[PDB]
RNA sequence: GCUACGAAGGAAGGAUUGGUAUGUGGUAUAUUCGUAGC
Ligand code: EKJ
Numbered sequence: 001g002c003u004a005c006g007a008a009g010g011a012a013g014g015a016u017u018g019g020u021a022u023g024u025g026g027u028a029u030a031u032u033c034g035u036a037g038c
Base pairs, nucleotide, nucleotide: 001038002037003036004035005034006033007032008031
Other pairs, nucleotide, nucleotide, family: 007031cWW009013cWH009025cWH010014cWH010023cWH012024tWH012031tWS013018cWH014017cSS014019cWH015017tWS015022tWW018025cWH018030cWS019023cWH020027tWW021026tWS021028tHH024030tWS025030cHS026029cWH
C1' cells in the first nucleotide's frame, strides 16, 4: 500500500472538499481510528 471486521458527527479532517445523501455512509463506494490478514 490493499483487504476484511468493528467503532465514531463536526472535538479527527476538507467548504479550493472522497460525495447520489450535511448522514457516521443510508440506496453504492467513502473518512478517521482500532484489530486482523496479505
Ligand atoms: C461535507 C463537508 C464538510 C461534488 C463535493 C464537495 C462536500 C463535502 C462537512 C462538515 C465541518 C466541513 C468543513 C470543511 C470542509 C468540508 C466540511 C457532506 C455530506 C454529503 C456530501 C458531501 C459532504 N464536497 N461534504 N464540515 O462536490 O461538500 S459533508
Solved structure of RNA (iMango-III aptamer), 38 nucleotides shown. Ions in the entry include potassium, magnesium and sodium. The 2019 paper behind the entry is "Structure and functional reselection of the Mango-III fluorogenic RNA aptamer". It was solved by X-ray diffraction to 2.35 angstrom. It comes from the structure "Structure of the iMango-III aptamer bound to TO1-Biotin".